[PDB]
């Protein structure tokens, strides 16, 4: 910087929000 899908931390309780990001593979 770019593509997928995740979640990285709360917050509920809930994958609920709550965005705040952030994260893992791929490239």
């Nucleotide at each position: 910087g770019g593509c997928a899908c995740g979640a990285g931390g709360u917050u509920u309780a809930g994958c609920u929000a709550c965005a705040c990001u952030c994260g893992u593979g791929c490239c």

Shown are 27 nucleotides from a PDB entry: RNA. The entry is indexed under RIBONUCLEIC ACID, RNA. Bound small molecules: 1,3-DIAMINO-5,6-DIHYDROXYCYCLOHEXANE (TOB), 3-ammonio-3-deoxy-alpha-D-glucopyranose (TOA) and 2,6-diammonio-2,3,6-trideoxy-alpha-D-glucopyranose (TOC).